An RNA structure, in which 363 nucleotides are resolved. Keywords: Origami, aptamer, switch, sensor, toe-hold, robot, broccoli, RNA. The sample was in a buffer at pH 7.5. Entry title: RNA origami 3-helix tile Traptamer. The structure was determined by electron microscopy at 5.94 angstrom resolution and released in 2024. The 2024 paper behind the entry is "An RNA origami robot that traps and releases a fluorescent aptamer".
RNA sequence: GGAAUCUCGCCCGAUGUUCGCAUCGGGAUUUGCAGGUCCAUGGAUUACACCAUGCAACGCAGACCUGUAGAUGCCACGCUAGCCGUGGUGAGGGUCGGGUCCAGAUGUCAUUCGACUUUAACGCGCCUAAGCGUUGAAGGCGUGUUAGAGCAGAUAGUUCGCUAUCUGGGGAGCCUGUUCGCAGGCUCAGGAGCCUUCGGGCUCCUAGCGCUAUUACCCCGGACACCACCGGGCAGACAAGUAAUGGUGCUCCUCGAAUGACUUCUGUUGAGUAGAGUGUGGGCUCCGCGGCUAGUGUGCACCUUAGCGGUGAAUGUCUGACACCGUUAAGGUGGUUACUCUUCGGAGUAACGCCGAGAUUCC
Numbered sequence: 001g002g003a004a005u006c007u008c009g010c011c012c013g014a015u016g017u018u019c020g021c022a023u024c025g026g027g028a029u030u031u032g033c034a035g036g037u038c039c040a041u042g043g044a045u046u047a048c049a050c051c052a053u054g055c056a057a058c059g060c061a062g063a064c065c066u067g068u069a070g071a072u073g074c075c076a077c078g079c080u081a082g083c084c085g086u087g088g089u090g091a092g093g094g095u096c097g098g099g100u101c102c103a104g105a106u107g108u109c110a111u112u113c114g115a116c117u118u119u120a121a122c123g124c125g126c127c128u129a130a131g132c133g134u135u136g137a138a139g140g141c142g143u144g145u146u147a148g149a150g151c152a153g154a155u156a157g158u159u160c161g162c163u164a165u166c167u168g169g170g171g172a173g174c175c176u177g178u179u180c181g182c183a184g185g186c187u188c189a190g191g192a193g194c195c196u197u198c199g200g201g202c203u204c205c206u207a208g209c210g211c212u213a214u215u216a217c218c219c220c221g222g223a224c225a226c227c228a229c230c231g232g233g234c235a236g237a238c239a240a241g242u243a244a245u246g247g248u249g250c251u252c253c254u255c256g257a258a259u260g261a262c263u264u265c266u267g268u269u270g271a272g273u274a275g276a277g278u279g280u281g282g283g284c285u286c287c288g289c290g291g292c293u294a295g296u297g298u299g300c301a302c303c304u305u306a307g308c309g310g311u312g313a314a315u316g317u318c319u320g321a322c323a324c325c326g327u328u329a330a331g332g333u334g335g336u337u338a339c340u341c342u343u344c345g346g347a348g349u350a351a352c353g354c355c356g357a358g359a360u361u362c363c
Stems, first nucleotide, its partner, number of pairs: 001363009010027007028072011039054005055136006073354002075299014090284001096281001100271002102267004107262009116150013151168007169253002171188007189206007207251011218233005234320006300334013335352006
């Protein structure tokens, strides 16, 4: 190391036996389940005993035990059954769903509008301590509405008491006044140029993003350098992602409110079980086809024909083709061992997958 046969495929025992095969028990492993605990913090502080607290409750944890049942080769192919998927196929409506319709709501985007403080009420969102989720209350933070109170500035009235209008977000610019601080107004990417009445406009560039046209791309190797160019990864098609340019729209920041669009979610008033489905979807009638689970059989090699599955294949998807691997069905060719027969030529019968543990012998 392969052998000749042989045992088991977790292992061991007790066995029954029709020695085929089957039953029971024990250990190991593993598939569920059940039940208990576990989240965290400190403490006299043990080093793990005990005590308390975390806003609380419900569920699910994953883990640790114990109980409680199922099981324990690998790789295929054949077969039976179940299940799922999958096309074909007929009926079935609300008495299985969803699409579609209107309504309400979260979110995203565009357009428009608003943005003093502060108390409380009611909302809306968000944060609490957890392994996770959910529910409620409580605390906090933002924040819409209702109401009350109050604050700086400007103007008007004014009895100078007070009353009225407006400013009351942040950043930046511009203008008027002005102390040149500061008050009020006005404007909102940046720069440059040009014009102007100094209001504003006009061009160019640079941004930033949107809306679009085109193009590029993935991966490997090389040139040379991680990218540009070169060659390939089968070809074609479709999509997504990034990126370049071209056109083209728009351009302070933050928060809120509305309109529109888009997205997600929940109510439609029913609808035809023809589908009107834009699946009759799912269920059902049966028919094929693939997968999965279980049982159960078979697994010598090779070649050819035919099918069938996979892979090649870039970011994804898909169609064909081509190669490869596997896989069977049909036919053929050949091999090792054993047995029977035997020309001791050969012929017939049986077996031959993988791996592990081995039983005896081998150097």